[PDB]
Context: one part of a larger RNA, bound to proteins that are not shown
RNA sequence: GACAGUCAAGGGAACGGACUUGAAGGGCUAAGCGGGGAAAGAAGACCCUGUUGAGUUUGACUCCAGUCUGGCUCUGUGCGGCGACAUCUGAGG
RNA sequence: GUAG
RNA sequence: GGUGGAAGCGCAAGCGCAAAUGAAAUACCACCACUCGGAACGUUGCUUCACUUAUCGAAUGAAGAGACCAAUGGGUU
RNA sequence: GCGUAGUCUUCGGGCUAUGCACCGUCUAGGUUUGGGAGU
RNA sequence: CCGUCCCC
RNA sequence: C
RNA sequence: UGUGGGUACCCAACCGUGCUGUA
RNA sequence: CUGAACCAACGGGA
RNA sequence: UCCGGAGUCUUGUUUCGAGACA
RNA sequence: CUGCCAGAUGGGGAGUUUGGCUGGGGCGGCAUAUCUGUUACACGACAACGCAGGUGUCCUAAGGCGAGCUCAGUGGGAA
RNA sequence: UCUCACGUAGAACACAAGCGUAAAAGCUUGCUUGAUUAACGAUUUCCAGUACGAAUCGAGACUGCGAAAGCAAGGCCAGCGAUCCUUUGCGAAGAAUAGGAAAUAUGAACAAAUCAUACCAGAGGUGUCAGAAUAAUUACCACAGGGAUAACUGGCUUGUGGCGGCCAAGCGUUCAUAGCGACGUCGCUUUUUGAUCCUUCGAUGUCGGCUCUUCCUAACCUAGCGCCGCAGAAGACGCUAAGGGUUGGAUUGUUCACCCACUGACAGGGAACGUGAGCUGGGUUUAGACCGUCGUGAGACAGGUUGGUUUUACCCUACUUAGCUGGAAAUUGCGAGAAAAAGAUUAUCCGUGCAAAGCGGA
RNA sequence: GGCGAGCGGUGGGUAGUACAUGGUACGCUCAUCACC
Numbered sequence: 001g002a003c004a005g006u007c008a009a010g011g012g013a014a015c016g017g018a019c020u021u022g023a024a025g026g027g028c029u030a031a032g033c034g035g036g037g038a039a040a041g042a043a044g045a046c047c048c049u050g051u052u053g054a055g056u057u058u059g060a061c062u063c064c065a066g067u068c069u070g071g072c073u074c075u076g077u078g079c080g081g082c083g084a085c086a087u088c089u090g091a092g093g
Numbered sequence: 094g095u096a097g
Numbered sequence: 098g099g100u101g102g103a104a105g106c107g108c109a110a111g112c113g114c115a116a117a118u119g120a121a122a123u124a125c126c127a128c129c130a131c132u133c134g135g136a137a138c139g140u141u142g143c144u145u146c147a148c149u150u151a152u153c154g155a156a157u158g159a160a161g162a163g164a165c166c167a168a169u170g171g172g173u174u
Numbered sequence: 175g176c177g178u179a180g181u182c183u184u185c186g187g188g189c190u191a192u193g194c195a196c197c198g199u200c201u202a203g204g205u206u207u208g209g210g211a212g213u
Numbered sequence: 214c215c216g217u218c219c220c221c
Numbered sequence: 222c
Numbered sequence: 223u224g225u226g227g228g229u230a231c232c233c234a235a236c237c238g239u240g241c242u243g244u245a
Numbered sequence: 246c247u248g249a250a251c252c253a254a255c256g257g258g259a
Numbered sequence: 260u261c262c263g264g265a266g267u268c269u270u271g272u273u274u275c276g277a278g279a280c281a
Numbered sequence: 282c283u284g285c286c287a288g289a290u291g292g293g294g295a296g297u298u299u300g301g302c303u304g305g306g307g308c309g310g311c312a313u314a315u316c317u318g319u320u321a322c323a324c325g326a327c328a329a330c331g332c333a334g335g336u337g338u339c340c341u342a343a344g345g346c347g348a349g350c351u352c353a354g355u356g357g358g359a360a
Numbered sequence: 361u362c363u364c365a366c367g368u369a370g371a372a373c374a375c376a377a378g379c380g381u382a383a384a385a386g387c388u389u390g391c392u393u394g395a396u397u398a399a400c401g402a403u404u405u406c407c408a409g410u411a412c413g414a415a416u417c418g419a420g421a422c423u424g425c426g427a428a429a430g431c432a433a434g435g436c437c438a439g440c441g442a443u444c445c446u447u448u449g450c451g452a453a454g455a456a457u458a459g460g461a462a463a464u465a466u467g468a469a470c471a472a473a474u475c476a477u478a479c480c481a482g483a484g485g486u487g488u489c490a491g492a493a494u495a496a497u498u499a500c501c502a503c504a505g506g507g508a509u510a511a512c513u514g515g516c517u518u519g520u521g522g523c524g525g526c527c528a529a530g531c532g533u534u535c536a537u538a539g540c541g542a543c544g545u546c547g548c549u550u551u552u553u554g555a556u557c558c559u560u561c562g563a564u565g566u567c568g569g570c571u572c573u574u575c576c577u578a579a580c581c582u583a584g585c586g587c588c589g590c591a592g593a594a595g596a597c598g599c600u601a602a603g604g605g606u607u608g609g610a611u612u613g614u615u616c617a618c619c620c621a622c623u624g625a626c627a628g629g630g631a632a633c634g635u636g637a638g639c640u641g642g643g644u645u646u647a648g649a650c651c652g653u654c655g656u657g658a659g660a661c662a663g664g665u666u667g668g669u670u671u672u673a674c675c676c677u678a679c680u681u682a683g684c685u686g687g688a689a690a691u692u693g694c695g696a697g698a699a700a701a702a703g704a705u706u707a708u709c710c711g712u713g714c715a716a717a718g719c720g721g722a
Numbered sequence: 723g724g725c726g727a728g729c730g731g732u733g734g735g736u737a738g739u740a741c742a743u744g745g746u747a748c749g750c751u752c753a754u755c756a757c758c
Stems, first nucleotide, its partner, number of pairs: 003017001006023005026685007035677003039672002047506004052502002054498004060297005066290007076148002080144006088135001091132002102126001105112002152277005162269004170197001175194008200240001203237004208232001210231001217227002220224001255263004300313001301311002309330001314336006337489001338374001339435002344392007352370001354366006372381002375439001378437001394422001397420001401417003405413001423432003445484005451479001464478003515556001519553001521549006530540002567642001568640003572634001573631005580605002583600004588595001607621003611617001648666004652661003710720003728757001730755007739747003
C1' cells in the first nucleotide's frame, strides 16, 4: 500500500490522476532529488457542542470529620448559704 | 386614674 | 382594692339602708389584692467549704505510708 | 465491757446522750529531775 | 573524768 | 624517772 | 619516761518525730 | 576536686 | 533452733498530686 | 474523665451544579411568557439579535346604570 | 374667569398602539356593588384542533339603575401559573323507627369525644412564565464528537484599501485641460482589511528570513517616440515596450519603516499571504519562573520578561544526468504512396544535350 | 564454340620522382585473379 500515477484550461464539495475540450505520451532500466501525491506518522491538544469528566478554588448548593459549648451520666460523704415547693402564719394597704 |  | 353573707349587736359603742368617693361607700361575726417578714419540720434546685472511696495526672523494680505524740474514732468475735 | 439518764422491748436486751475503761506502744537527739560503782 | 590495769 |  | 588496753554511767520529765553521715 | 562498705557479728531462750 | 540486733501496730488504700470536678 | 443527647463553627474533607437563544464562542442583549402598528405580498397564515413601541401594574371608581351636557380649538366682547 | 357665534371630534376614554364612539363610549352628577352567585351548558383565539391565559353566546339565583324598552355578572381587546405539599371556605339548626325526595364520608372487632384524612371551591409559584433545588477556574488538563462552528490557505463580495476614466468650478502672470482637477459621476483590481462560513477538525505543518525558479505590469533604470511653461543642462507628463537589470549596511523577530552609503536604478506585485520530509526557529503558542494590573481565591491578561525535542523517502510522478531496446497497419496484412529515376509499361547499353535536334562511344 | 584483346585487382623483378621524410602512388616486364 482503495485503484493508480504527463499536463493546460474549464466546470465541479468554490486548488483534478481519473470528468469536458485541447496538448503531450515507444517500452524497459541505474544514480539522485525533494515540486506534487492537498505524502507518512496520531479517531485536532486549538475552537465549539454534549443535559461527558477530572484536578483546583470559594464568602455556590447539600453535607461530613475536627474543634468548642450546654445538659444528663460517670458520682460518694459531711457542714453551711441562697432560693422554690407544702403548711402555720405576719403586717400593711 | 384620682382618691375617699 | 376586693368579694360576698351579716342593718345590729358588741364589755365597751361604731359603722348606715343615710355625711364625704369612685372607672368601687367601711358596720358587730366574718371579708382580703400583692409585696415583706419568720421558723420547723421534709425535698431540693443551684452553690461555698471540709473531706475521700469513684475517677483523673505523675512516679516507682509499686523500697520503707500513717499512728503510737491518742478523737468530733473503733468494738458484744 | 462497766456505770448513769431517758426512751423502747419479742423480757432475752436494745436505742439515743453520757462518762470510766480496753484497742493502745516504743524512740535518735535537745533541755533538766532522782540512783551509786566501779578503776 | 579524776584516775586505773601491764610492760619499759 |  | 614511753607505749598499750578499757570505763568515765542509769532512770524519770518537757521538746522533738523515727532522726548514727555533711554543710 | 573521685576510698571501702553485701552473704551480720554480738547478746539472750531452748 | 528460735528470739533481738533490725521497735510495734493496720477501720486494709504502693506512694505522691488533684478529686467528685475534670 | 466515659458514653448519650443538643447547638454553633467547620473547603480540612465528600458529593454535585454552575440554564438557553446566539451570522463561532465569550461580553452585551432578550428576539425565553406576552400586546398594538409595520415587516406581510387587498381571505387566513407567514421569518430575522428586522423596524417603532408596550406588558408583570393601576382603579370602590377609573366598575354598573339613569339623566343632563359637549369636547380640542377659533373669533367678537367684559379693570 | 365671564359671555355670544363657529366648531365631524382636529379632545377624551389609567398606561403602548390600532380600532371605535357626539342628545356618547367623552364631561358632570345621582344612587349603586353584575368586580357576587352562576346546576361540570356551548363556543372562539393558541391549537395537537390538548391545557393555561384572555375572550364570545347563553340557562338559573339574588340584585343594581331606569318611568320604560332595556342595560350590567368588571374597567373590550396585554396585565399571568400544573402535579405534589401547605392553607382557608362550604357540608346552619330542626326534623325522619330508618337512610328514603331530603341527615357529608372514613380511620376496616366497634362505640364516644378529640386528632388525622377524604370529596368540592379557592389562596401560597414556579418570569427558563407546559412549571429542576445550583458558584468559579484549568496554560496540568481528559473523553465522545463536530468542518452542523471559530482560528491559517483557497472560494463568493469589495464596503474599506489600491489603481483608473468622464464632466469642468477653479490653481497655474494671462490662459479649464503644459502640469492638476474641487463637487459630482462611472469603472477596474484582489497586492489591505472587513463581511460570509462553502471545503478541510480519524490534522492540508503556522510569521519572518535564507535559498531557488518562474510569472505579471499599473515602467524605477535600460531602447525608441510624442509633448511641455521645451533656450541649454536638469526635469514633467504620455506612448510602444516586462528582452535585460533593480545593491551594501546600523537598530528591529519582524513584513512595514528610516537612517548611512553605493548606483544607470536601487519599481511594484503573483506563484497555498511560492518555497519547514529545503533549512533556520528570532517571533508566535503548552508545561517552569518573575513583574504590573485584575481576582477573596484557584487563577486571568487580548501586557512585559526569561527558559523551553523541528521526525520519515528505498514507492509513483516531476526534474537531472546515465544504460539497453523494438518500432510506419506505430509490433499485425501479404494494406504496395520515394521531396527517386523516366520507358519494348522504366524490360532492350552508356555519355552529352531542353523529358530536344541531333551527336559521340559500345 | 570461343580465341585473342581490353580494362583492371593483387605478387615478383627493376627506374626516377612526388608527397611531411617507413608508406603509399607512379613508368616497364613475368605471374595469377576476376569482369568483359
Molecule: LSUb_rRNA_chain_2, nucleotides 606 to 1526
Organism: Leishmania major strain Friedlin